[PDB]
Context: bound to proteins that are not shown
RNA sequence: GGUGUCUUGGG
DNA sequence: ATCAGAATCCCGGTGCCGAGGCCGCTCAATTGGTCGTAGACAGCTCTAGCACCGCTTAAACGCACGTACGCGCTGTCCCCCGCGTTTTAACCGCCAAGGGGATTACACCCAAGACACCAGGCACGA
DNA sequence: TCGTGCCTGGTG
DNA sequence: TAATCCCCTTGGCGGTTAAAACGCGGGGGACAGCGCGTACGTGCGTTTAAGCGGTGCTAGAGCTGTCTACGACCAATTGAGCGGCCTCGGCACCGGGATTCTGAT
Repeated sequence: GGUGUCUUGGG
């Protein structure tokens, strides 16, 4: 025991 | 004449800048060689430049003489010199300008699912 | 020799 | 949605200053008159040279062949003449100081 984005959501 | 004082000249001084030295190029002067006719020259011919004179006459020269512009002088009156007083052409300096550009920002927290290398460039082998 | 095989740099 | 700094053009505004326009007063120079006067127009007669028309008339220009050498023109070459760089002392001005015009005296 990745990590980076994007997506959809909840209060 | 004569003094005071403006105006100018003229002597170190320094600075700065362009005149002059200088130096490495390259393109026209050169060097040499080859046609050619323009002109230096010989010579022919007739015009015109020159010199001269006689005759004609109009043109110059000298003088007589008045006279009237040229000029020296005068008074005058005015309007440029010049020195003073503003004053405006012309020139550099610079704070507002805007004016535009640029940046730099423009909710917290959480949860979950789904996905991320290409093509040509040199080595290696049956 | 020719294609394979790993392989590094980079845009219309 | 922007609203907020930042750096850039460049522009009107504004100071400096310096030659430029007034100003007066007057003084010396420009302008009308004055009066003469002596140089100079004008005529008139007198003298002269120029002009015109011929005439000889001859340098010499005007004009024509001709042969040459100097000039027109063409490849090498090349170093002088030329473009760029770089230095210093020659003048441009500045203050000192001295002098010389100039006028009031």